[PDB]
Context: bound to proteins that are not shown
RNA sequence: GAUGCUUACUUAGUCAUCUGGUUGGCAAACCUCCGCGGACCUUCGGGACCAAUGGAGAGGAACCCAGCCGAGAAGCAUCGAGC
RNA sequence: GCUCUGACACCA
Repeated sequence: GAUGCUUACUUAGUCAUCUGGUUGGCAAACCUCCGCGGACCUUCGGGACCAAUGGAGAGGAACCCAGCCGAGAAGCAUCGAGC
Repeated sequence: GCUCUGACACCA
RNA backbone atom coordinates (compact mmCIF):
# COMPACT_ATOMS: atom_id res chain seq x y z
C1' G A 1 0.00 0.00 0.00
C1' A A 2 -4.07 -3.37 -1.29
C1' U A 3 -8.44 -6.78 0.39
C1' G A 4 -12.48 -8.96 3.49
C1' C A 5 -15.68 -9.58 7.92
C1' U A 6 -17.74 -7.56 12.53
C1' U A 7 -19.27 -3.50 15.66
C1' A A 8 -25.93 -0.84 20.66
C1' C A 9 -19.98 3.33 16.32
C1' U A 10 -19.48 8.33 13.35
C1' U A 11 -21.22 11.22 9.27
C1' A A 12 -22.37 18.56 14.21
C1' G A 13 -13.68 19.92 14.51
C1' U A 14 -11.95 22.17 9.24
C1' C A 15 -9.98 21.35 4.24
C1' A A 16 -8.92 18.02 0.12
C1' U A 17 -14.82 19.48 -6.57
C1' C A 18 -17.82 17.41 1.02
C1' U A 19 -22.79 20.11 7.83
C1' G A 20 -22.99 13.15 2.24
C1' G A 21 -28.06 11.37 -0.27
C1' U A 22 -33.04 9.75 0.68
C1' U A 23 -37.74 8.21 3.00
C1' G A 24 -41.20 9.24 6.48
C1' G A 25 -43.29 10.58 11.87
C1' C A 26 -47.34 6.95 17.96
C1' A A 27 -44.84 7.95 22.11
C1' A A 28 -40.96 11.46 23.08
C1' A A 29 -38.20 15.49 21.31
C1' C A 30 -38.50 20.13 18.86
C1' C A 31 -42.06 24.24 17.76
C1' U A 32 -46.32 28.48 18.86
C1' C A 33 -49.42 31.18 22.43
C1' C A 34 -49.77 32.84 27.34
C1' G A 35 -47.94 34.40 31.92
C1' C A 36 -47.86 33.88 38.12
C1' G A 37 -43.62 36.47 39.51
C1' G A 38 -38.28 39.20 38.77
C1' A A 39 -35.52 42.48 36.37
C1' C A 40 -31.59 46.06 32.31
C1' C A 41 -31.98 50.16 29.01
C1' U A 42 -35.09 53.97 27.38
C1' U A 43 -35.39 59.78 23.33
C1' C A 44 -41.17 57.09 27.51
C1' G A 45 -42.87 55.28 21.62
C1' G A 46 -40.75 51.03 23.15
C1' G A 47 -36.24 47.51 22.86
C1' A A 48 -33.81 43.22 25.37
C1' C A 49 -33.86 38.96 29.24
C1' C A 50 -34.97 35.30 32.91
C1' A A 51 -38.88 32.65 34.72
C1' A A 52 -43.60 29.07 37.75
C1' U A 53 -42.89 21.22 41.70
C1' G A 54 -47.66 26.65 35.69
C1' G A 55 -51.16 26.01 32.09
C1' A A 56 -53.12 25.50 26.36
C1' G A 57 -52.36 24.02 20.57
C1' A A 58 -49.53 22.74 16.50
C1' G A 59 -45.28 21.09 11.80
C1' G A 60 -42.79 17.12 9.94
C1' A A 61 -40.35 23.16 5.17
C1' A A 62 -37.42 24.90 8.97
C1' C A 63 -36.11 22.50 14.56
C1' C A 64 -36.29 17.46 16.46
C1' C A 65 -36.63 11.90 16.11
C1' A A 66 -36.42 7.29 13.52
C1' G A 67 -35.56 4.02 9.01
C1' C A 68 -32.76 3.06 4.32
C1' C A 69 -28.40 3.99 0.91
C1' G A 70 -23.46 6.00 0.19
C1' A A 71 -19.08 6.66 3.13
C1' G A 72 -15.14 6.33 7.54
C1' A A 73 -12.94 4.74 12.88
C1' A A 74 -11.34 0.61 15.07
C1' G A 75 -10.67 -5.30 16.40
C1' C A 76 -9.30 -9.32 13.83
C1' A A 77 -7.98 -12.14 9.14
C1' U A 78 -4.81 -12.30 3.85
C1' C A 79 -1.04 -10.47 0.70
C1' G A 80 2.64 -6.87 -0.27
C1' A A 81 6.33 -2.64 -0.30
C1' G A 82 10.59 -0.70 2.17
C1' C A 83 14.18 -1.88 5.94
C1' G B 1 10.67 -9.76 12.05
C1' C B 2 9.83 -4.60 11.98
C1' U B 3 8.03 -0.01 9.93
C1' C B 4 3.67 0.11 7.70
C1' U B 5 -3.04 5.12 6.28
C1' G B 6 -3.30 12.91 3.73
C1' A B 7 -2.84 18.11 5.70
C1' C B 8 -4.22 21.46 9.55
C1' A B 9 -6.27 22.71 14.16
C1' C B 10 -8.64 23.01 19.21
C1' C B 11 -9.07 29.19 25.92
C1' A B 12 -15.66 26.29 25.15